[PDB]
RNA sequence: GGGCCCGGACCC
RNA sequence: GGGCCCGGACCC
Numbered sequence: 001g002g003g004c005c006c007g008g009a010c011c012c
Numbered sequence: 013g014g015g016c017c018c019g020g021a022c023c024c
Stems, first nucleotide, its partner, number of pairs: 001024003005020004010015003
Other pairs, nucleotide, nucleotide, family: 004021cWW009016cWW
């Protein structure tokens, strides 16, 4: 980094 | 749920 979720900020 | 960023889990 991809997938997949979690804590959080802003936006839809 | 979606965008994007910070932090994290798991597999790759």

Released in 2022, the model rests on X-ray diffraction data to a resolution of 1.51 A. Shown are 24 nucleotides from a PDB entry: RNA. Crystals were grown from: MOPS, MPD, spermine, barium nitrate. The depositors describe the entry as "RNA duplex containing C-A base pair".